[PDB]
Molecule: PreQ1 riboswitch
């Protein structure tokens, strides 16, 4: 550079 | 905006943070 992301939701 | 973590063609594995 990109891609994805869990601890209520959200990021 | 921003900051965390993890993969490197793959969607999945963890606590914290931040907001509310």
């Nucleotide at each position: 550079a990109g891609a994805g992301g869990u601890u209520c939701u959200a990021g | 905006c921003a900051c965390c973590c993890u993969c490197u063609a793959u969607a999945a594995a963890a606590a914290a943070c931040u907001a509310a």